[PDB]
Context: bound to proteins that are not shown
DNA sequence: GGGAAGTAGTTACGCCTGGTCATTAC
DNA sequence: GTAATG
DNA sequence: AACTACTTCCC
């Protein structure tokens, strides 16, 4: 920098 | 010809949190 | 120690 | 995985 999982209204 | 059938194109905004890349045979 | 793509 | 509209066959 991108990716993945989970969360709040 | 107008009936398949096979592309092609899209599917709400914002904030936290942590985690892992980012070669390899000689 | 590298040059080499699957 | 669902929609929807186009583009292309076709017998």
């Nucleotide at each position: 920098g991108a990716c993945c999982a989970g969360g709040c209204g």

The RNA with a sequence from Pyrococcus furiosus DSM 3638, together with DNA, has 52 modelled nucleotides.
Ions in the entry include zinc and magnesium.
The source organism's lineage runs through Archaea, Methanobacteriati, Methanobacteriota, Thermococcales and Pyrococcus furiosus.
The entry has 13 different proteins, among them DNA-directed RNA polymerase subunit Rpo4, DNA-directed RNA polymerase subunit Rpo1N and DNA-directed RNA polymerase subunit Rpo1C.
Entry title: Cryo-EM structure of Pyrococcus furiosus transcription elongation complex bound to Spt4/5.
The structure was determined by cryo-electron microscopy at 3.45 angstrom resolution and released in 2024.
Tarau et al. published it in Nucleic Acids Res. in 2024: "Structural basis of archaeal RNA polymerase transcription elongation and Spt4/5 recruitment".